[PDB]
Context: bound to proteins that are not shown
RNA sequence: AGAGUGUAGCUUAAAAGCACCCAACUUACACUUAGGAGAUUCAA
RNA sequence: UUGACGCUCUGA
Numbered sequence: 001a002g003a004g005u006g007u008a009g010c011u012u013a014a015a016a017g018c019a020c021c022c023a024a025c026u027u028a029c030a031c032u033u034a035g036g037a038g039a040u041u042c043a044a
Numbered sequence: 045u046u047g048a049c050g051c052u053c054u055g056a
Base pairs, nucleotide, nucleotide: 002053003052004051005050006049009018010017011016020036021035023033024032041048042047044046
């Protein structure tokens, strides 16, 4: 250093759903109960 | 959509 991408790990609606984790049932993974987290690097 | 900053190919 010429060109390309630019919402958290994923999805185009640009502030959402999944996804994830500690506590209990779980010999163990899970369905569950109760809690936690998050993006638009800036110019009209 | 308008120009610069995390990251990607070019003995760099």
Method: electron microscopy, resolution 3.9 angstroms. The entry became public in 2019. An RNA structure (mt-tRNAVal) from Homo sapiens, in which 56 nucleotides are resolved. The 2019 paper behind the entry is "Structural insights into unique features of the human mitochondrial ribosome recycling". The sample was in a buffer at pH 7.6. Taxonomically the source falls in Homo (Eukaryota, Vertebrata, Euteleostomi, Hominoidea).